[PDB]
This is an experimental structure of RNA, together with DNA, with 269 nucleotides shown.

Context: bound to proteins that are not shown
RNA sequence: UCGUGCCUGGUGUCUUGG
DNA sequence: TCAGAATCCCGGTGCCGAGGCCGCTCAATTGGTCGTAGACAGCTCTAGCACCGCTTAAACGCACGTACGCGCTGTCCCCTTCGAAAAAACCGCCAAGGGGAAAACACCCAAGACACCAGGCACGAGACAGA
DNA sequence: TCTGTCTCGTGCCT
DNA sequence: TGTTTTCCCCTTGGCGGTTTTTTCGAAGGGGACAGCGCGTACGTGCGTTTAAGCGGTGCTAGAGCTGTCTACGACCAATTGAGCGGCCTCGGCACCGGGATTCTGA
Numbered sequence: 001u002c003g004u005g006c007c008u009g010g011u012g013u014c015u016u017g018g
Numbered sequence: 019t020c021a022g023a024a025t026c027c028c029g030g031t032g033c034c035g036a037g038g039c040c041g042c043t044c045a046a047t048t049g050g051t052c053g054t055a056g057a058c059a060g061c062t063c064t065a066g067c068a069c070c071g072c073t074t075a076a077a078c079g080c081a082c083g084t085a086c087g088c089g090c091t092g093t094c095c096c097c098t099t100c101g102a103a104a105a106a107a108c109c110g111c112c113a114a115g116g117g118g119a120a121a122a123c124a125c126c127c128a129a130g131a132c133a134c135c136a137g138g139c140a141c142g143a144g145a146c147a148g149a
Numbered sequence: 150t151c152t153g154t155c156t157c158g159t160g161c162c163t
Numbered sequence: 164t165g166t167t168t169t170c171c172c173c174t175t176g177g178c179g180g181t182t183t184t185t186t187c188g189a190a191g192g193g194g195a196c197a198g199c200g201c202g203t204a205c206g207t208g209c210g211t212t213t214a215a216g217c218g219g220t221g222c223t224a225g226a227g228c229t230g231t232c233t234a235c236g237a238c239c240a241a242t243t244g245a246g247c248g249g250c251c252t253c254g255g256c257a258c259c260g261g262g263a264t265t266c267t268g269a
Base pairs, nucleotide, nucleotide: 009135012132013131014130015129017127018126019269020268021267022266023265024264025263026262027261028260029259030258031257032256033255034254035253036252037251038250039249040248041247042246043245044244045243046242047241048240049239050238051237052236053235054234055233056232057231058230059229060228061227062226063225064224065223067221068220069219070218071217072216073215074214075213076212077211078210079209080208081207082206083205084204085203086202087201088200089199090198091197092196093195094194095193096192097191099189100188101187103185104184105183106182107181108180109179110178111177112176115173116172117171118170119169120168121167122166123165124164138161139160140159141158142157143156144155147152
């Protein structure tokens, strides 16, 4: 005696909820 | 006789549905087979006919004898031709008719799972490794 | 220093 | 998948256009009636020919019948020949202007 921060999924189908 | 319009003729363009020639399929037409009886052939017998002739006896032919027809020449009367305009029916158009096809819609949400980011391959590039 | 081509991944592929 | 809607499909009278009928005028020139004239068909007596039909032998060929083989019907199996489906325009027919013909009006 030190100083950096929101990344981050799309598509289909079956099962099941009131 | 000149004059006009009328219907005919014609020239065009113009629009199209009937025919010229092609095609592809199936029964008609053909390549060579049989069996059979038709027909040819060719001879036979023989009506039936050929066409000539005659005697006959009507019919054909000819002139005759005069009447009534053909048919032109005329005239009247009219029925028909040529034609307006009307109403006929025939026609295509055009319109609403019946009918078949094309698009759209299909409860709210809410939870979770499990499968799926396309599959094949002929050329250029790198730098390992051959001389 | 020199070099045809082994191996990679790609552009064209349905 | 089921359902219900629109949009385009193809269809069927009225009617308004069009066309070819109907009728009614006019008179003109054709029906046909009459007269007028030419001469033809007719009917009838006598004069002239050859058909009817009887007759016949020519020589047949009209019609009959028999044994042979070609030809045709029937046939088989094959691919062609012929026909209907096709497709496109050409030769025709339609519409319209114009010249050509010529009849009939003065």
Entry title: Pol II-DSIF-SPT6-PAF1c-TFIIS-nucleosome complex (stalled at +38). The work is reported in "Structural basis of nucleosome retention during transcription elongation" (Filipovski et al., Science, 2022). The entry also models zinc and magnesium ions. The reconstruction used 105,420 particles.